[PDB]
RNA sequence: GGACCUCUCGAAAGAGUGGUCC
Repeated sequence: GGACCUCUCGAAAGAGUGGUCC
C1' cells in the first nucleotide's frame, strides 16, 4: 500500500486512519 472494520468530517460520493488478508 489494493479489498475491508472502528472512527473524524460529510445530501451522496469519498479524503483521512491503527489493524485483518495478499